[PDB]
RNA sequence: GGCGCAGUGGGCUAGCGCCACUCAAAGGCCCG
Numbered sequence: 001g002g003c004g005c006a007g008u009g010g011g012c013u014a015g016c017g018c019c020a021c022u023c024a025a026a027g028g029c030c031c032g
Base pairs, nucleotide, nucleotide: 001019002018003017004016005015009031010030011029012028013027
Other pairs, nucleotide, nucleotide, family: 002019cWW004024tWS020022cWS025026cHS
C1' cells in the first nucleotide's frame, strides 16, 4: 500500500485476516 468477509425481505453495527501490485475466503443480531 492492496483485496476479502454483514447489506439475494428490511434494519443496525464495526472489525479482522493475508499479502500485493495482482489475485483468495468469510462477524453477528433483531424484526418479517